[PDB]
Context: one part of a larger RNA, bound to proteins that are not shown
RNA sequence: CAUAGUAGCAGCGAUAGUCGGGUGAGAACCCCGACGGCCUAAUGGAUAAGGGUUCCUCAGCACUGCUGAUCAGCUGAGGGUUAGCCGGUCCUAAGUCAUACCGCAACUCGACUAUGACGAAAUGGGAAACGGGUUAAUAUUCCCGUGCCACUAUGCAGUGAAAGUUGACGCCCUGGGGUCGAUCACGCUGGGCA
RNA sequence: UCGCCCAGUCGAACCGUCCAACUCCGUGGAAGCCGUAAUGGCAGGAAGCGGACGAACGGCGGCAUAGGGAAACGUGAUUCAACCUGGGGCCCAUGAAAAGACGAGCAUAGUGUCCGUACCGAGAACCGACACAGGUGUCCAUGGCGGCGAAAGCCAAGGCCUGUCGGGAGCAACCAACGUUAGGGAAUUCGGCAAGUUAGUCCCGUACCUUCGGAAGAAGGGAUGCCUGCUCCGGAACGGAGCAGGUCGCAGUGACUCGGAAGCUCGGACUGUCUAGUAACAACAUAGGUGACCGCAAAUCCGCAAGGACUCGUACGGUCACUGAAUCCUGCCCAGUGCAGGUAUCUGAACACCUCGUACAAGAGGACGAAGGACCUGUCAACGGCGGGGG
RNA sequence: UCUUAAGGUAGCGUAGUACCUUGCCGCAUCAGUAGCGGCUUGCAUGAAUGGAUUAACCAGAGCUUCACUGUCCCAACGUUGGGCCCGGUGAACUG
Numbered sequence: 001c002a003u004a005g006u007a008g009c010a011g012c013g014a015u016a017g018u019c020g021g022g023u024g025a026g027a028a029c030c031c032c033g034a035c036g037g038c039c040u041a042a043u044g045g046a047u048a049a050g051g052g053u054u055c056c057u058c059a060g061c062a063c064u065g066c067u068g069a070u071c072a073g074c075u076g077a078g079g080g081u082u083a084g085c086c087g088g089u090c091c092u093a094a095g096u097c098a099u100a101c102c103g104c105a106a107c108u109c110g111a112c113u114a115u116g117a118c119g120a121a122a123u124g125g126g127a128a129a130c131g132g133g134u135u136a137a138u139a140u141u142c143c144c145g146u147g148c149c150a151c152u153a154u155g156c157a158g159u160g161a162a163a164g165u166u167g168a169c170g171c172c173c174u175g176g177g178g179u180c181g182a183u184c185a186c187g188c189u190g191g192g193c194a
Numbered sequence: 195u196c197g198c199c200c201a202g203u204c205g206a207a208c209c210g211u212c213c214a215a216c217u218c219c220g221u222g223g224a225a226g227c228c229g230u231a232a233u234g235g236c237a238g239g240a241a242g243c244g245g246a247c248g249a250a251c252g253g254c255g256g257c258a259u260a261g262g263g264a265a266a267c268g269u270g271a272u273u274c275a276a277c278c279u280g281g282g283g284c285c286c287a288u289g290a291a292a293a294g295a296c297g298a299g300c301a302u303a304g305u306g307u308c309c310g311u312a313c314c315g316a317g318a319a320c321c322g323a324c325a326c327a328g329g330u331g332u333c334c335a336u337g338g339c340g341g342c343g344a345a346a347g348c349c350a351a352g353g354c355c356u357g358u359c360g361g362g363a364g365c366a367a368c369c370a371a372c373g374u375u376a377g378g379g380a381a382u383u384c385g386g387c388a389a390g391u392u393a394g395u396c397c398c399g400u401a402c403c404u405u406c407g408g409a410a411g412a413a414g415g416g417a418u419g420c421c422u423g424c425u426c427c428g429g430a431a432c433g434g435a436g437c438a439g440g441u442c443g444c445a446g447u448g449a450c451u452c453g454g455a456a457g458c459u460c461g462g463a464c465u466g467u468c469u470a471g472u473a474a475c476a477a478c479a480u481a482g483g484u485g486a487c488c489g490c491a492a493a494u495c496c497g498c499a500a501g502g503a504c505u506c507g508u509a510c511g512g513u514c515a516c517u518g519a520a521u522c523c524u525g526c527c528c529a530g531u532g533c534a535g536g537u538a539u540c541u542g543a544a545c546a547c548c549u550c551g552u553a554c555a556a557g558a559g560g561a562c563g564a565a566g567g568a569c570c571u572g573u574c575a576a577c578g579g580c581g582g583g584g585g
Numbered sequence: 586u587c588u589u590a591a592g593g594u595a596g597c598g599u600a601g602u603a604c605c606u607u608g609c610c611g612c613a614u615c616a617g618u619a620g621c622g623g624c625u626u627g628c629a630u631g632a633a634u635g636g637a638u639u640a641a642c643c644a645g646a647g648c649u650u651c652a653c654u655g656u657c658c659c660a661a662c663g664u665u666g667g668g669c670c671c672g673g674u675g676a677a678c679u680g
Base pairs, nucleotide, nucleotide: 001680002679008674009673017035018034019033020032021031022030036355037354038353039352044334045333046332047331050314051313054312055079056078057077058076059075060074064072065071084148085147086310087309088308090125091124095118096117097116098115099114100113102110103109129146130145131144132143133142149306150305151304152303153302154301155300156299164296165295166294170284171283172282173281174280175279176278177277181273182272183271184270185269186268187203188202189201190200191199192198204261208256209255210254211253212252217246218245219244220243221242226236227235228234262267285289320329321328337349338348339347359672360671361670362669368667369666370665371664372663373662374661375660377658378657381656386653394418395417396416397415398414403408405519419441420440421439422438423437424436425435426434427433442446454651455650456649457648458647459646460645461643462642466478467477482517483516484515485514486513487512488511494503495502496501521637522636523635525580526579527578530577531576532573533572534571535570536569539568540567541566547560548559549558550557581587582586596630597627608624609623610622611621612620
Other pairs, nucleotide, nucleotide, family: 003678tHS004677tHH005006cHS005675tWS006676tWH007675tHS010666cSS011370tSS012317tWW012357tHS015665tWS016036tSS023027tWH024026tHS024070cWS027070tWS028359tWS029067tWW039043cSS040350tWH041335tWS042044tHS042351tWW049315tHS049316tWW051319cSS053080tWS053081tWW056136cSS061072tWH063074cWS065325cWS067359tWS072073tSS073318tHS079137tWS080081cWH083311tWH084128tSS085128cSS087121cSS089126tHS091292cSS092120tWH092291cSS094119tHS101112cWW103499cSS104106tHS104107tHS110500tSS111501tSS120124tHS122331tSS124290cWS125292tWS125293tWS127149cSS129140tSS130206cSS134139tWH146207tWS160161cWS162298tHH163297tHS167293tHS168292tHH169291tWH177249tWS177250tSS178276tHS179275tWH180336cWW189265cSS193197cWS202266tSS205260tHS206258tHH207257tHS213214cHS213248tWS213252cWW215248tHS215279tSS216247cWW222239tWS222241tHS223239tSS223240tHS224236tWS224239tHS230232tHS231281tWS232281tWS235240cSS249278cSS263265tHS263266tHS274336cHS285287cSS287289cSS313319tWS314319cSS316330tWH317357cSS318356cWH322326tWS340346tHS341343tHS341345tHS346450cSS367668tHS375655tWH376659tWW379654tHS379656tHS380386tHS380387cWH380654tWH382656cWS383385tHS390653cSS392453tHS399413tHS400412tHS401410tHH402409tHS404407tWS405407cHS405639cHS408640tSS428430tHS428431tHS443445tHS447451cWW461476cSS463640tWS463641tWS464480tHS468475tWH469473tHS481518tHS483575tWS483633tWS488492cSS489508tSS490507tWW490508tWS490509tHH492505tHH493504tWW497499tHS497500tHS517633cSS519639tHS520638tWS523632tWS524633cWH527590cSS528576tWH537538cHS537568tWS542565tHS546561cWW551556tHS552555tHS574577cHS575633cWH579591tWS581592cWW588592cWW589591cHS593594cHS593631tWS594632tWH595631tHS595636tWS596636tSS599606cWW600602tHS602630cWS603605tHS614616tHS617619cHS632635cSS655659cWS655660tHS
C1' cells in the first nucleotide's frame, strides 16, 4: 500500500422511545413538559476493600467517549472533607517481629526459652449524642436546642475496696414479653375520580 | 353513572418510673395433685397466699407554649423483624482471650489533644491492557396484590431510558432465538440428541423387593372457578377445614408457578471429593474390616546444628499400611522375594595384639570376631502363586 | 507324578475379565452383532491383589414398555434480531 469505506457499532428476559419546546454557529441522543416504557435482593438506600480528586462551580470541545455533542468520569481554572460522645487510637486472637541466649565457616540464616513490642477501621472486645436546621460541594463533625461520658481541681459525703459480678461466647427445637412495619375498625386533615 | 380510591394524622437521645422470666424466702401442708407447645415438678415440702432479687433498642411521664407540618397534628386492634427473657435436646465435636466496666455518692468548674472524614463502590470511578455481558465482601429478608413462600407474574417508594449509533425496504435468500403445524407417531439417530409429555392442592388408592427405615408423590382414579346463604376449629386474624343452593366457559393450579411414568441388567453401599481452562465417572474419600510398629528417655517424622511436629497426647493412644456400608464368607502354598527371630559350625572390617619384614616406616601374614550373610525357624487380610501330564 | 511351594476350595462365569464370537438354547421384534434368562470346557474368573450378593442412593454405562411429540415421512407459514439500501464511525487476517 492492497485488503476496505469492508467486519464490528444487532444477538444477553433490561427490545425504548415519541411529540412539542429550551439553549446554541451547529442538536436523534445536552436540558424542560407531556405521552410511552425499563429496574423491585435490584438498575433502589448505606457501606468494606481498592481507586485517589474521579466530588462542586464556571468556562470549554484539539484529546477521551463504539455515531453526534452545546454533554461528560474529558480539557483549563478555581473551590470542597470541620468531631470529647462515628471510626482510628486502647485490648487481646491465629500468629509476627525485636532484644537476650544458643547454633552456623558466616550472616540479612535457624528452632527453643525469657522479655518487650506488634497483630482486628465493613465483621472480635470497647466510656459517652440525639433531634432539627444549613451549603454549589461537609455534617451524630458546622449552627440551634437538649443530653451524656472520662479525667482533673474545689467542696460536702465516705472509710468502705476486694471478694464477686460483668466483659464472655456452640449447634438444633420452642414458649413468653415486645417496637417498627404491614393490615383491619372508626374520626379528623388534604388529594383523586366522576 | 356508582361511592369509591390514595396520602397524612408526627415528635429523639436522655432523665424518671413500671416488670414478665429465672433464682430465692415466709406461709401453707398435697400420699395424688400442680404445670407445659413439649420435657416435666413435689413430704429433701406440690398448689394457693404473701415477700426479696430482678428485662427490653419495650410501656408510661418528662424532654416538648423543643422541633417538624399547608393542614389535621387520631384512638383501638391483630400479626408481630429489632430488642429482652425463659424451657427443651445434641457432642468419640464442648463452642476465645485480654483491656475495660460494675462493685463504689453528689455539686460546681476546667480539660478532652492527635489521625480519618470529598466522591465512586460498579453492564463507566475497584481487578481483569478498555467507559470489558467476567470477577468483587457487608446490611437494607417486614412496601402493596399474589401464593406455602425471601418463588412467578403485576405494582409502589426510589432510580433509569447510558446493558448508549442512527435512517430506510411487508423488510428477498441465508443465519440466530422462537410460535403454530394436517395424517402417521421414533419410521429419525450410535443413542428420543433436541423438543415435547407430566405438573400446584385435596380425596381415594398403591406392586415387586427390603437392611423394616424405606420402596412411595410407586402405579392408577376422581375433584378443582364464580355467586348467594351458612356450619365447624380458634380469643381472633384481613387464619384454616367443610355444607347447601344458584351459575358461566372449549378449558377453573384458566396466565404464572408447576414430576412424565414403569421394568430389567452393570458399577460404586450411601452424603461427600476431583482433572481452575475438553474427563464428575466405575476414579479419590468414607464408616466398617484387618495387619504392622511402639510403655513415652517409646514408635513415626522435620533440622547441618541449636532444636522441633506428634504432644496441654500415653495403648479405649497414635503412628504406618491394605481393604472399603450391611449380609453370607474369606480355601491351599513359607520354594523364590520381603520382614522378623534363632543360630553349634562356616563366613564376616577397622583399632589394639602376635609373627615376619624395615636400626624406624611402608608391606606380608596370624590370632580374635560385631552387625550382616550361609544355615534353621516363624509369617500370605507380606509381595505373590494355585499348571502340564498320568490312574 | 513333573516344574517351582501348592495345584483353584465357597462362589461367580461368553463377565466392563471369553480370542474363537453375531458361541448354543430361549425370551422379545415383521426382522434384535444389542438386552435379559439358561448353558459354560473360564484364549487368560475366584476369595480384604477380597469372592458372592445386595435394600436405599445416583446429572454414572446398556436394554425394554406406556405416554408424548416436526427426530423422521416432508416440509410450510409466522414472530423478534441481523442480513440488503442510506448517514456517521471504522479495524484485522492475508499478500
Shown are 680 nucleotides from a PDB entry: RNA (23S RIBOSOMAL RNA, nucleotides 1366 to 2058) from Haloarcula marismortui. The entry also models magnesium, potassium, sodium, chloride, strontium and cadmium ions. Crystallisation conditions: PEG6000, KCL, NH4CL, MGCl2, pH 5.8, VAPOR DIFFUSION, SITTING DROP, temperature 292K. Primary citation: Ippolito et al., J.Med.Chem. (2008), "Crystal Structure of the Oxazolidinone Antibiotic Linezolid Bound to the 50S Ribosomal Subunit". The entry has 28 different proteins, among them 50S ribosomal protein L10E, 50S ribosomal protein L4P and 50S ribosomal protein L5P. Entry title: The structure of the antibiotic LINEZOLID bound to the large ribosomal subunit of HALOARCULA MARISMORTUI. Method: X-ray diffraction, resolution 2.7 A. The entry became public in 2008. Rfam match: Archaeal large subunit ribosomal RNA. The literature on the family includes a 2001 paper in Science by Yusupov et al., "Crystal structure of the ribosome at 5.5 A resolution".